[PDB]
Context: bound to proteins that are not shown
DNA sequence: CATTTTGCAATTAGTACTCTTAGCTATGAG
DNA sequence: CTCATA
DNA sequence: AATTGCAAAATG
């Protein structure tokens, strides 16, 4: 830097 | 001439944060 | 030993 | 959840 995936705010 | 019957995906609240990982595994050859 | 390829 | 989106094949 790209993708996934996770928590989260209203 | 008048019914009648069957099999299933794609696309569906905005925005915004913070973090974690991982990126053909393994075997033949020059 | 380190790059092609299933 | 819901909407779609038929073309076959069979009949007497």
């Nucleotide at each position: 830097c790209u993708a996934a995936g996770a928590g989260u705010a209203c």